[PDB]
RNA sequence: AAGUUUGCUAGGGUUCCGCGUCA
RNA sequence: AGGUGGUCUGGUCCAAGAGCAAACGGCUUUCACAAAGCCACACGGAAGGAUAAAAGCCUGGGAGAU
Ligand code: SPK
Numbered sequence: 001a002a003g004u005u006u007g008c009u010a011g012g013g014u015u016c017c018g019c020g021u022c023a
Numbered sequence: 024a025g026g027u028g029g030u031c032u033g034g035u036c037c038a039a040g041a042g043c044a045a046a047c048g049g050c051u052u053u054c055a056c057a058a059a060g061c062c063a064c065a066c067g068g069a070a071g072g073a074u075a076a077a078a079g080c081c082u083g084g085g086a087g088a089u
Stems, first nucleotide, its partner, number of pairs: 003047006011037002016034002018031001019028004048062004064084001066087001071081002
Other pairs, nucleotide, nucleotide, family: 001048tWS002063cHS009039tWH010038tHS010079tWS011078cSS011079tSS012077cSS013035cWW013075cWS013076cSS014016cHS014029tWW015035cWW017029tWH018032tHS023024cWW029033cWH037077tWS037078tWS040065tSS040067tWH052058tWS053055tWS067086tHS068085tWH070082tWS073078tWH074077tWH078079tSS
C1' cells in the first nucleotide's frame, strides 16, 4: 500500500576528472 | 595556469509509475510461525522546476486520450 529500499539499465547532460583545442 | 569544446567514445554525476533485478514488505493461507502462492493494469502533451546542466528526474499514474 495501485508499497518501500537498494543495485543496474534505456536515456540524459557537462560541475569534477579525463580527452581535445588556444599553443 | 587560465580561457574554451558535450557538435568529445569515456570515468564521476542525474535517471524511468507506465524499464530490469534483488531485499524487505503486503495480501492468501496458518491458532501462531515457517513454507508456499499472489502483488495485476498502465496511451500521454505543452508550459514550467531543481541541479553546473539536461533527461523517460520532479511537476506526474498531473492536464488530457478510454
Ligand atoms: N543526438 C545527440 C544528442 C544526444 N547526446 C547523448 C549524449 C550521451 C552522453 N553520455 C554518455 C554516457 C555513457 N553512455
Keywords: riboswitch, guanidine, s-turn, a-minor, RNA. The RNA with a sequence from Sulfobacillus acidophilus DSM 10332 has 89 modelled nucleotides. It holds a match to the Rfam family "Guanidine-I riboswitch aptamer". Rfam describes the family as follows. This family represents a conserved RNA structure found upstream of the ykkC and yxkD genes in Bacillus subtilis and related genes in other bacteria. The function of this family is unclear although it has been suggested that it may function to switch on efflux pumps and detoxification systems in response to harmful environmental molecules. The structure was determined by X-ray crystallography at 2.71 angstroms resolution and released in 2017. The entry also models strontium and magnesium ions. Taxonomically the source falls in Sulfobacillus acidophilus (Bacteria, Bacillati, Eubacteriales, Sulfobacillus). It comes from the structure "Structure of a guanidine-I riboswitch from S. acidophilus". Crystals were grown from: RNA solution: 130 uM RNA in 10 mM MgCl2, 10 mM KCl, and 10 mM HEPES-KOH, pH 7.5; Reagent: 32% MPD, 40 mM SrCl2, 12 mM spermine, 40 mM sodium acetate, pH 4.6, and 0.8 mM iridium (III) hexamine; RNA solution and reagent mixed 1:1. The model includes bound SPERMINE (FULLY PROTONATED FORM) (SPK).